The RNA (PreQ1-III Riboswitch (Class 3)) from Faecalibacterium prausnitzii has 99 modelled nucleotides. It was solved by X-ray crystallography to 2.75 angstrom. Rfam match: PreQ1-III (pre queuosine) riboswitch aptamer. It is bound to 7-DEAZA-7-AMINOMETHYL-GUANINE (PRF). The PDB entry is titled "Crystal Structure of a PreQ1 Riboswitch". Liberman et al. published it in Proc.Natl.Acad.Sci.USA in 2015: "Structural analysis of a class III preQ1 riboswitch reveals an aptamer distant from a ribosome-binding site regulated by fast dynamics".

Order: sequence, then structure tokens, then C1' cells
RNA sequence: GAGCAACUUAGGAUUUUAGGCUCCCCGGCGUGU
RNA sequence: CGAACCAUGCCGGGCCAAACCCAUAGGGCUGGCGGUCCCUGUGCGGUCAAAAUUCAUCCGCCGGAG
Repeated sequence: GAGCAACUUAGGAUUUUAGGCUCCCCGGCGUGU
Repeated sequence: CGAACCAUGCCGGGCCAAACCCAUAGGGCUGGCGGUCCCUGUGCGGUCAAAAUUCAUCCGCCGGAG
């Protein structure tokens, strides 16, 4: 940086953020022909 | 037994809200100085794990049609 769930704040929905999970990029450090 | 592709591992990054407080820069204002309100950016500064928008009902059970 992208994505999937669940859930409190918070009745429904959409979304952001802690956390969880799956990937991707950058700079490095090891192992192996 | 060393380039460096290339696998396979491993460490750092890239992401990291809203709010309040504090600081700071700019904007409004601004003849100079001081104070003060509002808006915006920034802060590995403090505090905080919740927050924004929208809606008016929504969820379970029973009753029933089949």
C1' cells in the first nucleotide's frame, strides 16, 4: 500500500480507525544450484 | 569457496481514525506592540480505542398461507 471476515463504541446501513487474517511494494540481512 | 539473477527464509519500512490539551506555521484580521476569537497545515508532543456520515424504526418468538 490492496483486500476478506468478525465485533464494541452504536437500533439499521455505509465508512474510518485498534485488533485478526490474506496478499502486494521498498530497502536490507541469511540459506540453496 | 566468492558475482549477482533466482528461489526459500528473516529484519526494517510503506498503512495507522475522530476528539480534547499543548506547541508551531499560515489564513481571516493585520499602521506598530501586546492580548484574544475563528479557519487550515504540521508535531515518534500529551491524553484518549473508538469514530464519521446517513436512516427511522429495527431484531427475536408466536400466529398463520402453503